[PDB]
Context: one part of a larger RNA, bound to proteins that are not shown
Molecule: RNA 23S, nucleotides 1797 to 2613
Organism: Spraguea lophii 42_110
RNA sequence: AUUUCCAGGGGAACGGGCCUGGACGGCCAGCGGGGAAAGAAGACCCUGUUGAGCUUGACUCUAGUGUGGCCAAGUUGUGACGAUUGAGGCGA
RNA sequence: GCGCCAUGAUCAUCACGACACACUUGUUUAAGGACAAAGGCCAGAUGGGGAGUUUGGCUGGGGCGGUACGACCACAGAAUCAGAACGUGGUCGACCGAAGGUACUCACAGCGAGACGAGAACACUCGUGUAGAGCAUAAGGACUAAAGAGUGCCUGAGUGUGAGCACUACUGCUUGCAUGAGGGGAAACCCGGGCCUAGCGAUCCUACGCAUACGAGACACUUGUGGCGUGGGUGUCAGAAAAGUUACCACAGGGAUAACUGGCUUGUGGCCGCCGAGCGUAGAAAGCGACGCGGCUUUUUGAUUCUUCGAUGUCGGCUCUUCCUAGCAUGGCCAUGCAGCCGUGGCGAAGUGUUGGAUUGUUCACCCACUAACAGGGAACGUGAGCUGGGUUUAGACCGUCGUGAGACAGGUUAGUUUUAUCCUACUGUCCAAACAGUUGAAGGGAGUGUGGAUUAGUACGAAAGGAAACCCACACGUGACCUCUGGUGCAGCGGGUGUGCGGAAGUGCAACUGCCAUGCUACGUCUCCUCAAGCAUAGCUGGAAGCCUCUAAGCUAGAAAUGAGUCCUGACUCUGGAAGACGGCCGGGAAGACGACCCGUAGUUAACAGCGGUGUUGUACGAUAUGAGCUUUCUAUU
RNA sequence: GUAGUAGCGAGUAUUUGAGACACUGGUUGUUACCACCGUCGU
Numbered sequence: 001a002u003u004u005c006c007a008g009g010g011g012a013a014c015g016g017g018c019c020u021g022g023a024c025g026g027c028c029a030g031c032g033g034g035g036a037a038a039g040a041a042g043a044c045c046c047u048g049u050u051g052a053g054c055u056u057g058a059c060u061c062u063a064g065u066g067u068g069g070c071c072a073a074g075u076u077g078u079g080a081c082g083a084u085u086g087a088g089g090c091g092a
Numbered sequence: 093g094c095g096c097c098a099u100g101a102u103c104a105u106c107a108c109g110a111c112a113c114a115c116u117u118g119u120u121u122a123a124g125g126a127c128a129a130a131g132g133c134c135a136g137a138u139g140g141g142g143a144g145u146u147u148g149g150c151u152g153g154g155g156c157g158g159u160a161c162g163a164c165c166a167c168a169g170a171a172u173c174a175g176a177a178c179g180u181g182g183u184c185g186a187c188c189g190a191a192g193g194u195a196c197u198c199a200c201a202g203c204g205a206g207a208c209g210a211g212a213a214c215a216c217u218c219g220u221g222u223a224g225a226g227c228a229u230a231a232g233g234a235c236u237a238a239a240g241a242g243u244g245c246c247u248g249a250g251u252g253u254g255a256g257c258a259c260u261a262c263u264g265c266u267u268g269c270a271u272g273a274g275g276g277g278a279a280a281c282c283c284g285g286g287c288c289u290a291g292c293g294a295u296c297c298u299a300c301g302c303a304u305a306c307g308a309g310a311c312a313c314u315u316g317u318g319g320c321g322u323g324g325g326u327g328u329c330a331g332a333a334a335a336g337u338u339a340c341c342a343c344a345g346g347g348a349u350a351a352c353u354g355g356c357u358u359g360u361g362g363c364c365g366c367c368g369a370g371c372g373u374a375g376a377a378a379g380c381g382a383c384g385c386g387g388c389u390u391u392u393u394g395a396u397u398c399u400u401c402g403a404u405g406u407c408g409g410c411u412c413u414u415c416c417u418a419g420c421a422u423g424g425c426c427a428u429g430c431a432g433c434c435g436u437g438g439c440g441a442a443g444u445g446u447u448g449g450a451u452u453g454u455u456c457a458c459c460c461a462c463u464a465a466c467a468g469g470g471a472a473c474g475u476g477a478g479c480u481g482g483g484u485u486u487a488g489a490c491c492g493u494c495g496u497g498a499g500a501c502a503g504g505u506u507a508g509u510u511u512u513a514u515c516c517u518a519c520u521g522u523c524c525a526a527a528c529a530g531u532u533g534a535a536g537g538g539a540g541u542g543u544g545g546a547u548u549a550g551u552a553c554g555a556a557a558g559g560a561a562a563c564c565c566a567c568a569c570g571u572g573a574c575c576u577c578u579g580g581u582g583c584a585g586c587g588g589g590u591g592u593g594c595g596g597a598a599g600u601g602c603a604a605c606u607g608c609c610a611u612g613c614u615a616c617g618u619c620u621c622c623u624c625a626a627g628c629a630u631a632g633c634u635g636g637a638a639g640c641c642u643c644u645a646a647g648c649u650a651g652a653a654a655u656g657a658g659u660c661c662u663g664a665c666u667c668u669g670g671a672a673g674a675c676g677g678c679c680g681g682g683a684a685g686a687c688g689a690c691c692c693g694u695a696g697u698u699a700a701c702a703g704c705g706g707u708g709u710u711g712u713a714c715g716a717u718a719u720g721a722g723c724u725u726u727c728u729a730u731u
Numbered sequence: 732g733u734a735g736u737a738g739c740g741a742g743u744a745u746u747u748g749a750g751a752c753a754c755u756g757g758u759u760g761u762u763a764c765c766a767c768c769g770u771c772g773u
Base pairs, nucleotide, nucleotide: 002016005022006021007020008019009018025524026523028521029520030519033517034516035515037512038511045346046345047344048343050342051341052338053337054336055335058145059144060143061142062141064138065137067135068134069133070132071131074111075110076109077108079106080105082103083102085101088097090095115124116123117122148161149159150158157178162184163183164182165181166180167179185329187286188285192246193245194244195243196242197241198240200224202220203219204218206216211214226235229291231289232288233287250271251270252269253268254267255266256265257264258263274283275282276281297324298323299322300321301320302319305317306316354398357394359393361389362388363387364386365385366384370380371379407482408480409479410478412474413471414470415469416468417467420445421444422443424439425438426437427436428435447461448460449459488506489505490504491503492501493500494499528669529668530667535662536661537660540569541568542567543566544565545564553558570621572619573618574617578615579614580613581612585608586607587606588605590603591602592601593600594599622658623657624656625655630650631649632648633647673771674770675769676768677767679693680692681691682690696764698763699762700761701760702759703758704757705755706754707753708752709751710750715746716745717744718743719742722739723738728734729733
């Protein structure tokens, strides 16, 4: 997908269908044993050199916050340390 | 003339003052002032506030643990070599100027005699001594005038360049030719590390050694670029630069792989046999049965991963049916350490029974009460389109312990949505297949179970104490029916009151309340339930084998709540009968009914309405009249 | 001036085992009903 009553056997180790047996009709109204009934590319679990939210003592960067030097020729006093060389004094 | 101590000229320069011009402020016809505040370019520090990204593999599923991830020896893998598993016993990431190279000398471990102190064990000797020793470091192999132990000398632990072996890149080893103002040895011979099999690492970048190159229009130098070889390193070892958590979670897939069931297995769990050491008042075996040995079961829990991940609803209870026996009660028997009563061990047997409660979500457990007895289990750990939702196991929240944290915890606590049959098949009843009347019985179903009292009887039996055995009667549970009685129910029928409607009364609506009660239905009511035949286990009769014996080898008798029939329910194929008309609809009813179907009637004790008799239910109609606890004093005629 | 001359009231008693309601396989009266369509057979 549809051709669909059971028991045992084997079989992808629990068959409506295969093998050997037990049984074989349609209609109307109910019922919930079975169809491993229908919903939905299992949420649990593992795999993928697929993700995202959140943390920090993971790796590599960054906004903010601090710290230094330099940049719009202000003007004039006093002292100071500092940078560069002479005419003084001490110790063999 | 050296460094050290004095002070004098030359440029920046850090505080402090005092002015106003940049800059600042609605103190603005003003106040501050080269500071502040605000901009710009570089450089350090801090920086889950944010941004990107990562967080190896194998694995009897993953995680935690180990490393079977790179190397070496031994064992096994049915005598070449090879050869798997988280198979077995182990070792490695180094060490050494000698533990390297050569030449020569000599053994060793022990055992038997000796030698002061001197002993078990001190130094020295003699004889035996195939390794019983050593060989730095696993394991195997190798070695005896050595490869072991000593002693001498040397730095070959040289320099260029070829070919090959191990599954052969890296690596390790074997071997060719040429050279050294090389080594050791008289020499033949040997030596480019360690007696042999283990101790290790690419491209690019960088450091060092070696000669030969390049260099931009030309030439010189300082820097730079090429070539060969070694070092600096990747242990996840044929080689990325790397921490967690998600119970708020997403996506692609997987029965290549876990959490149910089923299948295979049966260690563990449970049940049964064999043997006979000892125990039982004697005594193996009434009852037991150590130390050992063989099985069965799938109802416990493991072990494994064959089926299902584009879904097989997961624990317990409730409800309801069937099956198994390894037999708790009830029936028949055998043994006894069976006097009787009460028991204990066994045999055929699965028909009928096996309950009500307290704590707990429990299966399980443990107590109380009853009982003839309160055995043990299976059916997708029976049973969620049958229910329930207490437990477990989404998202909220508390506590303890763990974590720096986000968060974890087969630790405890509380709140937390249970969808759909109208299809097929099964099952339960109903019609048709089957004219009408009377029947037959193939086959299928099946039903009664137990307790007590009285009597035998205070008997048998026992020293005593105690103490049994049919028939009859009462009851419980189960089954099938029935309303005469008694409960229950109130649809038909009769009555009563409250609030408000129809002007009052009478008859009555609506909201609903309330007392009684026909017919019917129902249980808390009433009635109901045994007899044959063949034969289990057993105990017997006759009787051979086998002159005796013997329940058996032929044959026969007694035998169970078990089996098969009848009485009880369903009703296949049939059988016997009447007659030229029969039957169905339509119409009306019920004792029958979802609809069909069944039972009946149609010109008659037919139907429906009334009288008059009869049988019930309710409780004393309307209207009159009289009375009524009390309260009241009105009218006509006319003085 | 005498005579006439009353109202309002829950309830209770009589008439009245009354009235209402049903069923009668007892008995009298009245009223209604004698059809039609289909199938199979001789």